[PDB]
Context: one part of a larger RNA, bound to proteins that are not shown
RNA sequence: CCGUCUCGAAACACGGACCAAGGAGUCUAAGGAGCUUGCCAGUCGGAUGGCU
RNA sequence: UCCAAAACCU
RNA sequence: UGAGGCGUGGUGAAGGCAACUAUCCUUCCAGAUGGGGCUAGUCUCUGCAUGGAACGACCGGACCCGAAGUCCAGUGGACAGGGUUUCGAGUGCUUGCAAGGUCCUUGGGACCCGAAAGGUGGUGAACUAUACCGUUCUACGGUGAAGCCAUGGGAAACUGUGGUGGAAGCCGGUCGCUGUUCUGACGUGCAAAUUGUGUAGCCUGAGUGCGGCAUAGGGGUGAAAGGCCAAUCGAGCCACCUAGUAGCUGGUUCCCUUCGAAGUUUCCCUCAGGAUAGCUGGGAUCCAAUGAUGCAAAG
RNA sequence: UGUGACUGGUUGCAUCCGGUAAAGCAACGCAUGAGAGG
RNA sequence: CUGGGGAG
RNA sequence: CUCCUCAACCUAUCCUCGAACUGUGAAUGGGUGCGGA
RNA sequence: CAGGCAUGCUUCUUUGCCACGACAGGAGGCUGUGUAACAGCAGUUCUCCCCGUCUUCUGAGCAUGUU
RNA sequence: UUGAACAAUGGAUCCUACGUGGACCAUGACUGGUAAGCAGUGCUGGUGAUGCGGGGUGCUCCGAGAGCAGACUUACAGAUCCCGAGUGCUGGCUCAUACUCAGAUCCCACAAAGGAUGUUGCUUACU
RNA sequence: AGUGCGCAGCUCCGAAAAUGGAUGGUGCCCAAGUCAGUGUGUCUCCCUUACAGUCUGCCAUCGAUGUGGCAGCCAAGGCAGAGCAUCGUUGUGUAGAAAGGGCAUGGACAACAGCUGAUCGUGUUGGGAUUGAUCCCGGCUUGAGGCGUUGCCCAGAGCAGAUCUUGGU
Numbered sequence: 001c002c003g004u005c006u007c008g009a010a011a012c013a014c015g016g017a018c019c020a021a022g023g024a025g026u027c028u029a030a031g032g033a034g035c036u037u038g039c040c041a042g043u044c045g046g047a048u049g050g051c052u
Numbered sequence: 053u054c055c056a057a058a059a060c061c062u
Numbered sequence: 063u064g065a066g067g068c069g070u071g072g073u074g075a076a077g078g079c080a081a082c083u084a085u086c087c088u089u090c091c092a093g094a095u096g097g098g099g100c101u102a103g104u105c106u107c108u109g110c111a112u113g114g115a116a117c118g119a120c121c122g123g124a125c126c127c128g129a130a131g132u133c134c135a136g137u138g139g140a141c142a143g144g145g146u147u148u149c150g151a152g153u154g155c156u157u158g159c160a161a162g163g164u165c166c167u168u169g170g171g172a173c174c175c176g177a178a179a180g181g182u183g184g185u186g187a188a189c190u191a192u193a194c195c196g197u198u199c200u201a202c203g204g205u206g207a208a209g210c211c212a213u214g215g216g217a218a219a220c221u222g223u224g225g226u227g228g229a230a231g232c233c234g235g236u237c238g239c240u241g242u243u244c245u246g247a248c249g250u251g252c253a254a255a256u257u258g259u260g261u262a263g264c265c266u267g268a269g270u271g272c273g274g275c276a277u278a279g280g281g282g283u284g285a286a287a288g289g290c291c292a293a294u295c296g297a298g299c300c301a302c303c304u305a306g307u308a309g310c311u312g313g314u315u316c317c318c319u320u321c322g323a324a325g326u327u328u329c330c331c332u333c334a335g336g337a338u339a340g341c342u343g344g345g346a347u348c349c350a351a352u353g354a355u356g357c358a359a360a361g
Numbered sequence: 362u363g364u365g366a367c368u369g370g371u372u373g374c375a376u377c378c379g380g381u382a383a384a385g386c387a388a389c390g391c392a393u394g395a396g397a398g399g
Numbered sequence: 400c401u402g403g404g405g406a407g
Numbered sequence: 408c409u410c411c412u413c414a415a416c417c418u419a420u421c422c423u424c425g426a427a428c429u430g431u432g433a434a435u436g437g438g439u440g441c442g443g444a
Numbered sequence: 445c446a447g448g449c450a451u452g453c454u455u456c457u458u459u460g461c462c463a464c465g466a467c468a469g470g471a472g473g474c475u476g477u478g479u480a481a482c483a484g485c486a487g488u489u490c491u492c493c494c495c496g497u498c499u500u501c502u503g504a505g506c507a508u509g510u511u
Numbered sequence: 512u513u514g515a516a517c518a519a520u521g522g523a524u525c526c527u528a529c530g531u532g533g534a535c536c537a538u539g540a541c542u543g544g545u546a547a548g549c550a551g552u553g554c555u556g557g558u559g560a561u562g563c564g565g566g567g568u569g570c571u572c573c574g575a576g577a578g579c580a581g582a583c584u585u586a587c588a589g590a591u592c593c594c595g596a597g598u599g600c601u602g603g604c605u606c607a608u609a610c611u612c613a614g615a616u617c618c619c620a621c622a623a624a625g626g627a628u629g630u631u632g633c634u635u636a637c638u
Numbered sequence: 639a640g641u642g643c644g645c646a647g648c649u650c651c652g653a654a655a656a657u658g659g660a661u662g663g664u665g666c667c668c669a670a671g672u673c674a675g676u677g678u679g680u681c682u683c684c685c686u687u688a689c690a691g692u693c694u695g696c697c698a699u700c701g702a703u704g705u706g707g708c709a710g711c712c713a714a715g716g717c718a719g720a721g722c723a724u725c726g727u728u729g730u731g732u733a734g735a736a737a738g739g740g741c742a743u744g745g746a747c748a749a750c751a752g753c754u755g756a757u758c759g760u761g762u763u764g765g766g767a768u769u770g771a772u773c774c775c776g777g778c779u780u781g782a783g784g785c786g787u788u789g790c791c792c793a794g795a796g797c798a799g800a801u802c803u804u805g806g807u
Base pairs, nucleotide, nucleotide: 001016002015003014004013017807018806019805020804021803022802027170028169029168030167031166032165033164035162036161037160038159039158042068043067044066049061050060072079073078088116089115090114091113092112096107097106098105117154119153120152121150122149123148124146125145126144127143131141132140133139134138173313174312176310180303181302182301183300184299185298191277192276194274195273196272197271199269200267202234203233204232209226210225211224212223213222214221215220238264239263240262243260244258246257247256279295281291282290283289316740317739318738319736320735321734326339328337329336330335340531341530343527344526345525346524347523348522349521368518369517371516372515373441374440375439376438377437378436383431384429385428389425390424392423394421395420397418398417399416401414402413403412404411405410406409407408447511448510449509450508451507452506453505454504456503463500465498466497467496469493470492471491472490474487475486476485477484534558535557536556537555540552541551542550543549563574564573565572578696579695580694581693582692583691584690588686589685592663593662599676600675601674602673603672604671614666625651626650627649629648630647631646632645633644635642636641637640697729698728700726701725702724703723704722705721741796743793744792745791747789748788749787750786752785753784761778762777763776764775765774766773767772
Other pairs, nucleotide, nucleotide, family: 005009tWH006008tHS009013tWH023797tWS023800tHS024313tSS024797tWH025314cWS026172tWS034163cWH034737tWS041069tWS041156tHS045065tHS047064tHS048063cWW051052cWS055056cWS071080tWS071121tWS073122tSS074076tHS074077tHS078122tWS081152tWS093109tWS093111tHS094109tHS095108cWW101103cHS102362tSS103104tWS129142cHS175311cWW177307tWH178306tWW179304cWW186278tWS186279tWH186292tHS187277tWH187282tWS193275cWW198270cWH201235tHS205230tWW206228tSS206229tHS207228tHS208227tHS216218tHS216219tHS237265tWS241242cHS241261cWS242261cWW248253cWS252256cWS277282cSS278281cSS278291tWS280297tHS284287tWS317770cSS322733tHS323732tWH324531tSS324560tHH325559tHS327338cWW342529cWW351520cWS353725tWS354724cWS379435cWW380381cHS380432tWS381433tWH382432tHS385387cHS386389tHS386424tHS386425tWH387429cWS388428cWS393422cWW396419cWW442446cSS442514cHS443514cWH457502cWW458460tHS478482cWS478483tHS530733cSS538554cWW544546tHS544547tHS557571cSS566618tWS569620tWH572617cWS574586cSS585687tWH585688tWH586687tHS589596tSS591664cWW595686cSS597677cHS597683tWS598670cWH605669tWW606667tWS607667tWW611622cHH613669tWH615665cWW623653tHH624652tHS634643cWW658659cHS659660cHS665670tWS669671cHS677681cWS706720tHS717720cWS731732cHS740771tWS746790cWW754782tWS757781cHS757782tHS758784tSS760779cWW768770tHS798799cHS
C1' cells in the first nucleotide's frame, strides 16, 4: 500500500529504491466439436507431369 | 529478362 | 497425367459372410409445412426434422430343436425351416469430401523463469597430499649415557669418590614452523582467515624447505580429519546432452459490455495432484410466446 | 376464436412412508431405593 | 403356603 | 397341631433412569395423485 | 390427452368354445332439453322386464371405430 | 364446474471450451473434548466473490444489495457535544469513596455462588 | 398498627496484573443511565438519512412492435447481425467465458492522384474529444538516412511487479 498465496493482507507474510528499453499461451503432426465456403455419391489430389 | 518457387491446367 | 486418401457396409476371433420387400410405401406416439371441406363450434388427408418405442423386417456373430425341403460348375456339397430374456461401433431411401477459421487436446522446450541431480568427453598435483632424484638449513645454554683416568675399601666377587667424555625421536630457548588462549583486534577488515610492543606448542628430529619427476575424479593421496586434489570436495573443475524434469514457488502486458462459480461425488502409491460427475460460460435445434389508429375524411 | 397441448426449492385436498422430540418403566437393562399385604 | 430362632 | 418374629416366596404399589431399551408418537419432512374440450 | 360405449386380434391366460351363430315375447303419458313448476317443445335402430333365451358366454395386452 | 390455489417467456432435443475440487462463518440439531478463535458433522443463509448505512474500529452481525445524475421517502439504527436528527413529551426506578468512576443497542469485548435493616413495589402468616 | 416469611426492579459487596487509557471521547445524575408509553396522513418538537423504495433524464444490455420504399409530402434514415421509430425489462462480481464491441503496434497486398524542405518522424509543453483503451490540434525542439488514414492479410503485436534482464541513476 500496491501485486500475490490465502477462509482471511494495512499487516509484524512475500516482491517492491528510481526511470528507460527488453520481457512470458507460440509454431508443428495427428485429432475433437462448432462456424464459413465449394462440389456431391462423390470429393480432394500443388508425389509428379504440360507451359512462360 | 525479373516478377514467376507465382498463376493456370485433369 | 494422376496412383491414391477419405466416403459409399457392416458384422465375425477366424474360417468368412454381407442388409426383406415386384404399383408405391417399415410401424406407432408427439410433431414442421401444405391440401381439400368447413366454420370465428370447427373434420379429414400430408407427416419433414427431432425424441422415444417397435419390427410379424433384414445383414453379420452367438445359442436351442432340427437340418425336414429345394437344388447342382456333384469328391456330397450349397443353401433352406422353426424357435431365443441374444450381441453389432448394423441397414431401413447412403449425410460425404476438401479448404479456411475459432476454441481446445496429446507429442514436442510447449506460457516464461527455476532444482539438488544423471550421462559423455576432456583439463588440473603452481595451492595441497604423498613417493622418488638432486640439494639446503638447524644460535646459545642446561643436563650429563656408554667408554676412559686417578683413587679408597675388600680374602676375593665386587665396590665408594673426584674427574674425563659428550649420548638422547632429553629440557630451556633463537631463526623457523605450528596455532592453545584471550573465546583480544578486525569483522563495509591490512586480509574471501589477516592481526597483538600479547599468550602459547615444537625446535637433532617420525625435523625442514626448494628444484626436478610420479599418482587424476567414483579416481588420486591421507600418522585417517570423508581430510586434501588451484579461495571448489561425503565425489574437483571444464564443454556438451540441456531450454534435463518439477503434481512445487514466482510472474504472465489494452479498454468497455454481458453472463458467472467451486472447495462437493467416485476412482487413483490417492491426501499440495489428477481423472470423473456437479456448479460455471458459449453455440445452437424443434416448437411456443410476444399491447399500443386523437378526431374528421378516404380505403 | 385455444398456450401454459411435458413447468414448480409453494400451499390446499386425498393417500401412503417414518420412529426423532416428547412419553414410559409395561417387555429388556434380571436397571434402581423403600416399605407394605397373604 | 418355606425354614430358622423362640413359645405353647 | 398352633402361634410369634427374621429372612423366603408371591402379588399389588410407591422413588428414580436408558446413544447401542421400549405397547404410543408429534413438529418439521418425503413419495404419489388432483381430468379433454 | 378426460371419461364412457361398440368391435377386432392373439400361438398369452381361462373350464369359458360353437358364436363375426340361431331364436325372441310383453309392459310403457317413454326419452331428452327446459322446471320447481315438472308447463312447454323435439322424436334419434326409444325405456323397462334384461345389455333376454339357446348348458351361455375367462381375462390380459395391443389395436380398429364412436362419443 | 374446462371439475383445487398461486405463479410461470416457457418446454423438449443436443453439442461444446473452461475454472473449481485447501474452504470458512452463524444458529438447543448435534458428536469428541474440562474447554478452545479446538476437531468433526446436519438444514439454511452468508463470507470467499460484496461494495453501501449502522455496530467507534472489525472479511461473516443488523438493514440492504451496488450504471451515471436529480427530487422525494425510508430500512437498520439514531438525536448533550464531537455528529445530521428533541438538553422531546408523559410516569417511574437508581446516587454507586475510586485506581472495572454506577450504568449505558445483538454479535461483543464477561461474570458466579453467596450476602445487605440501601431503596422501590407485591404476595402472605400472625393482633 | 406492630411483628415474620418471602418474591420481583435498581443499587452495594463478592470483583485481583502487570506502558497510561478508554460506555469510542467528553462527560452525564428529576441523565446524556435504566423500564415503559407517544410522535396520529391529525402532533407548538417526530425528526435525521443508505448506493434500499417511488418518479424523472441519460448510458448500456436483453427483448416486443412497425419497418429497413411496394410509404400522404418534406427532414432524417437508407451498411438487412446494419439503420430508423416507439415501448418494456434489467444493471455487484473473484476464478472463468463471450461465434459481444472496440483502442493500439511491426510489416505484405490494395485504396486515399493522402501528407512532407512553405519542414516528416521523434520528443516536450498546453488545449480539445473520449466511459475507456486512446484520438486530434496549437507552441517549441527538430529536419527527413520521411510519415499517415481505410480494407484485408501475416504476427517475435500492449508491462508495474517475475529476489525479472540490460543500461543509467

An RNA structure (LSU rRNA chain 4, nucleotides 923 to 1461; LSU rRNA chain 5, nucleotides 1464 to 1827) from Euglena gracilis, in which 807 nucleotides are resolved. The structure was determined by cryo-EM at 3.15 angstroms resolution and released in 2020. Among the 78 different proteins in the entry, which are not shown, are Ribosomal protein eS21, Ribosomal protein uL14 and Ribosomal protein uS11. Rfam match: Eukaryotic large subunit ribosomal RNA. Rfam 15.1 lists 107,465 matches to the family in 2,616 species. Primary citation: Matzov et al., Nucleic Acids Res. (2020), "Cryo-EM structure of the highly atypical cytoplasmic ribosome of Euglena gracilis". The PDB entry is titled "Cryo-EM structure of the highly atypical cytoplasmic ribosome of Euglena gracilis". Lineage of the source: Eukaryota > Euglenozoa > Spirocuta > Euglenaceae > Euglena.